Method: electron microscopy, resolution 2.59 A. The entry became public in 2025. Shown are 847 nucleotides from a PDB entry: RNA (16S rRNA, nucleotides 1 to 879) from Pyrococcus furiosus. Among the 60 different proteins in the entry, which are not shown, are Large ribosomal subunit protein uL2, Small ribosomal subunit protein uS12 and Large ribosomal subunit protein eL37. Primary citation: Garcia-Campos et al., Cell (2025), "Pan-modification profiling facilitates a cross-evolutionary dissection of the thermoregulated ribosomal epitranscriptome". The entry also models zinc ions. The depositors describe the entry as "Structure of P. furiosus 70S ribosome grown at 95 degC". The sample was in a buffer at pH 7.5. Rfam match: Archaeal small subunit ribosomal RNA. The family has 86 seed sequences and 709 matches in Rfam 15.1. The family is grouped with related families in Rfam's "SSU clan". A reference for the family is Yusupov et al. (2001), "Crystal structure of the ribosome at 5.5 A resolution", Science.

Context: one part of a larger RNA, bound to proteins that are not shown
RNA sequence: AUUC
RNA sequence: GGUUGAUCCUGCCGGAGGCCACUGCUAUGGGGGUC
RNA sequence: GACUAAGCCAUGCGAGUCAAGGGGGCGUCCCUUCUGGGACGCCAC
RNA sequence: GGCGGACGGCUCAGUAACACGUCGGUAACCUACCCUCGGGAGGGGGAUAACCC
RNA sequence: GGGAAACUGGGGCUAAUCCCCCAUAGGCCUGGGGUACUGGAAGGUCCCCAGGCCGAAAGGGAGCCGUAAGGCUC
RNA sequence: GCC
RNA sequence: GAGGAUGGGC
RNA sequence: GGCGGCCGAUUAGGUAGUUGGUGGGGUAACGGCCCACCAAGC
RNA sequence: GAAGAUCGGUACGGGC
RNA sequence: GUGAGAGCGGGAGCC
RNA sequence: GGAGAUGGACACUGAGACACGGGUCCAGGCCCUACGGGGCGCAGCAGGCGCGAAACCUC
RNA sequence: GCAAUGCGGGAAAC
RNA sequence: GCGACGGGGGGACCCCCAGUGC
RNA sequence: GUGCCUCUGGCACGGCUUUUC
RNA sequence: GGAGUGUAAAAAGCUC
RNA sequence: GGGAAUAAGGGCUGGGCAAGGC
RNA sequence: GGUGGCAGCCGCCGCGGUAAUACCGGCGGCC
RNA sequence: GAGUGGUGGCCACUAUUAUUGGGCCUAAAGCGGC
RNA sequence: GUAGC
RNA sequence: GGGCC
RNA sequence: GUAAGUCCCUGGCGAAAUCCCACGGCUCAAC
RNA sequence: GUGGGGCUCGCUGGGGAUACUGCGGGCCUUGGGAC
RNA sequence: GGGAGAGGC
RNA sequence: GGGGGUACCCC
RNA sequence: GGGGUAGGGGUGAAAUCCUAUAAUCCCGGGGGGACCGCCAGUGGCGAAGGCGCCCGGCUGGAACGGGUC
RNA sequence: GACGGUGAGGGC
RNA sequence: GAAGGCCAGGGGAGCGAAC
RNA sequence: GGAUUAGAUACCCGGGUAGUCCUGGCUGUAAAGGAUGCGGGCUAGGUGUCGGGCGAGCUUCGAGCUCGCCCGGUGC
RNA sequence: GUAGGGAAGC
RNA sequence: GUUAAGCC
RNA sequence: GC
RNA sequence: GCCUGGGGAGUACGGC
RNA sequence: GCAAGGCUGAAACUUAAAGGAAU
Repeated sequence: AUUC
Repeated sequence: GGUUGAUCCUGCCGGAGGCCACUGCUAUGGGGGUC
Repeated sequence: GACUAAGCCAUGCGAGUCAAGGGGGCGUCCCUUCUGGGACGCCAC
Repeated sequence: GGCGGACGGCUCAGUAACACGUCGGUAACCUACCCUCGGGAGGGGGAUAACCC
Repeated sequence: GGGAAACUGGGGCUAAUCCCCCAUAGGCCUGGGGUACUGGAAGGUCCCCAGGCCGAAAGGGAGCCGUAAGGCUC
Repeated sequence: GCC
Repeated sequence: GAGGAUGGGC
Repeated sequence: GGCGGCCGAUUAGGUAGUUGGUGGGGUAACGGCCCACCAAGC
Repeated sequence: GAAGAUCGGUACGGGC
Repeated sequence: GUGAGAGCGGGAGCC
Repeated sequence: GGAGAUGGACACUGAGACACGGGUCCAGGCCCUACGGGGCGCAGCAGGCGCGAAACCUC
Repeated sequence: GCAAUGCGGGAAAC
Repeated sequence: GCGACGGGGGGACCCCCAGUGC
Repeated sequence: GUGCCUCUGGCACGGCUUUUC
Repeated sequence: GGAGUGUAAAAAGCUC
Repeated sequence: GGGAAUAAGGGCUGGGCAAGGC
Repeated sequence: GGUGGCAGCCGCCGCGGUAAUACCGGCGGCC
Repeated sequence: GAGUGGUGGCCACUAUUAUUGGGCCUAAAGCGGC
Repeated sequence: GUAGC
Repeated sequence: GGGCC
Repeated sequence: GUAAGUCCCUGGCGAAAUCCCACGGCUCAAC
Repeated sequence: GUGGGGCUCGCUGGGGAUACUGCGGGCCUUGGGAC
Repeated sequence: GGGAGAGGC
Repeated sequence: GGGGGUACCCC
Repeated sequence: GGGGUAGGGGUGAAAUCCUAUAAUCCCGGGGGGACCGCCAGUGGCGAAGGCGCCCGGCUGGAACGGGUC
Repeated sequence: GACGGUGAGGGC
Repeated sequence: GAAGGCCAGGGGAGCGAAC
Repeated sequence: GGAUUAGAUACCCGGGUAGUCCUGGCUGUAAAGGAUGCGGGCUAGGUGUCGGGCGAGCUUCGAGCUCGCCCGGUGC
Repeated sequence: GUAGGGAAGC
Repeated sequence: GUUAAGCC
Repeated sequence: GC
Repeated sequence: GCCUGGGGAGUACGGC
Repeated sequence: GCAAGGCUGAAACUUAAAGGAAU
C1' cells in the first nucleotide's frame, strides 16, 4: 500500500 | 508457496488483512456507547 | 435467549388518576345543646 | 360518575404485497383531547350504586 | 341470604357533570331559482322558496365579596 | 366547566 | 356552527 | 396513483367476479367491495 | 404474459 | 462490513 | 413504517380495537375442586424448564 | 427510585 | 402512578486513556 | 544514579515518586 | 485504610 | 497516612514468515 | 535429551526409516 | 501484549464474474452450415 | 431470417 | 447503423 | 423544424441519528 | 454541543442551449440490391 | 455485355 | 434424358 | 463353344479352398451390377456436407467491364 | 436511393 | 446436412460387420 | 473353416449374411477441423497459380505465346 | 517475410 | 503476420 | 458492432 | 453463441 | 424419434493437481  | 530432471504458461488450492458468532488458555484498572 | 423452540411457564411487579361532578360510612373539633348546623382527615361506591 | 387504559413495552412468525422508500392527489373521507370566531344553556320526569334486612 | 370457590339472588331508601322526555336552535336528502366565495378547475360553500326525516346542553362546581338582591375570578 |  | 391543528383511512 | 428495490423456464400458458360498462346497495369515504343485467375482455 | 405472466423458494421494507 | 474505486455481501440491537 | 400476541374465527363499548396484562367458540397444553363446577397462556421486567456451540439480578 | 425526560389523570399541589 | 425511563448488579460486547515502576 | 557481569537485559548498593492496591 | 464532594438514597468517579 | 508495596500471559521457532544448524 | 515408518506434525509444499534445525521435552529466540 | 490462539460466515486477495476490466488454433470454451 | 442491439 | 439541409 | 434523451441556471423536496471538517465542554480522547 | 458540507444511488415546478442521439420533412450515392 | 467453373436435376 | 469406356463376375 | 493337360490359388512358411463332372491359361460369343483410370495440378465450383466419361434440356450463385437503374 | 450487419425463439 | 442405422418396394457384379 | 500363439473370441488366408447400388421416407450424428463465428476501416513488401479487364511486343493470325498493370479467389 | 502480437509452437 | 491469431 |  | 480447476458426468431425475 | 438414438441437464462425494508449449 491501486502489492504479492 | 505448490504441476518439471530443469523452463515458460493457463488454472485452481493455500498463505498474508478487516469485520461478526461460538470457543482453549489468561486477566490490573478507569471512562464513553444505540451491547 | 436474534440464529435451534413466534416452544412451555411457578412467583412478584409492568395503568392509573380526580374529594373543586354526587350521595354516604368512620374520626377529630367548634358547638346550639334531645333536635341540628359547620367544617378537614381516612375509606369504599 | 368522568378521563385514560387503542400510547408506551416486546418479537420478526406471516407477508414478493401499494408492505416499504420517494414524489404527488383525496374536488372521494373520519378525528376525543387542543386553538380562534360567531351563537345557546328554556321546561319536565326516572332508576340505581353506597348504606340497612 | 345462596355457593367449596369463581361468582351471585330478593326487598326497602337515596344523589349527581348518571339516564330519559318536550320545545327551540340546529344536522341529512331531494325539487325549483340568484350567482356572493375559495380554488387551476366546483357533484363544494353562501342566499330565496318547497316536501320531509333526524334532532343539544351541566348555567353544573369552587373561591371572594355583597344585609338581601346581585357582582367578580377560575 | 356544558351544547 | 364554521374553520384549523393532531393521529389516521384510501 | 407514477416511479425503485430478490432468485428459479428440469415452472409456458394464467384468469371466469375474472377485465370493462349500465343501474343500485353498502361504507366515514372512491372502488367488482358486493349485487342484477350487458359484452369478452385483462 | 418470453421486456419472465402463473406457480414454486427465500425474505419484515428503509435510514444504514 | 469490506474494497483504491467500480462493486460485492448483510440488513437483530438505534430511528 | 408494517405485522403478531398458543393456531384460527367472531363480535360489545368507545373518536380511535374486532383490543398483549378486556369478551365468546373451536383445536391443542395445563391448574383448583367438596366432582356439581370454575380458571390460565411472559414474542412485557426479573426469574425457571426445554432446545441447542450460543446469551445476565426473582435489585 | 419516580429525583432527571416523558405519558395518563387533576384547577393545582400532586 | 408508570419493570416506560433513571440508577446500580453479572458478562474478555464495542471504542478511548493508563499500569504492572523511575 | 553508581558499579559489576554469560551488556536487545539481569544483579548489588544508595535514593525518588504512587498511576494502581 | 480515612475525610469531603458526589448521588432520590447508595456505589463508582473527583479533591486531600 | 503506609509502602515498589498488589499486578503478564498467548501463539510460534523448515519455507511462505520474524525467530536455534544447540 | 527422548522416539525411530511407531508416536506424531502438517491451512499448502512437506518432516519422521537410529546423526529429526520440521514429533515430545529443556534451555535460547521471535510476534 | 490484557490479550493471544482454534472453528464457521462475508469482503479483499481474484482482471477466478471482467461496464471500468477476463477468455474461446494447439490449455475450459465459436452452434456442423446457412 | 423474427423481436432485440 | 452512410453524407448534407 | 421540435427540445424527448443530454447539458446549464433557478423554486419544492429526499426526517433525525449515522459520515467528513472547524471550534467549544467532560484532564486530552472515546462521547 | 454549535456551524459548514456530504448521504438517501432520486422525484418534481420553471427558464435557457441545440453539437450528438430520438422524432417529423427534404435532398444524395459511397454500403447493399436490380439490370 | 463477353467469359470461367467436378455447382444441381 | 440419351449415348459410351475399359475392368471384373457368371454362362 | 473350341484348344490344352495336371495342377491352380494363397502365405514369412503353410493350410483351408478350386480342380479329372477337365481346373489355372488362350480364343470366339452371351448376360449382369458397381465405378468413370492417366490427363489431375497448397487446380476449379459450392453456406457447409460435398461435386471428375461424353452430348442435349432445365436451373442456382459468384468474378470482371459498366458517367445504367 | 440506406432498402444495411448480427441475429435470442424458429425454419431449411 | 459424410458415413452408418431403421421402414416399404427393387437390385445384388466386386468388396464385406456378424458367422 | 484354415493358420500363428502358452492362450488368439484378432492381426494373415479361403468363403460369406446385413450393408454398400436405384425410388418414396425417417434418423440429424463426425477429428462435420482452418480444432480459428460473421460484416466494416486501417497497418512494408517479395514471389507462384486461377478468372476477368487494359496496355505493349511476337505470331503458324489460333478462344495462340511473352511481359507489365487493376480487381476478385487460391498458396509459400 | 517487416512492424507488431503471443507462454511458445507460430 | 492485408486470407492476422495486430489496433478500432 | 452483433 | 460459448468457458469459469480435474473427476463424478455427459451420468441420475424430469421434459421434448 | 418406429427403434437405435438426439437435445436439455445437475447434486452428494472425491481430488492437488489435471492441461499446454518448449529444453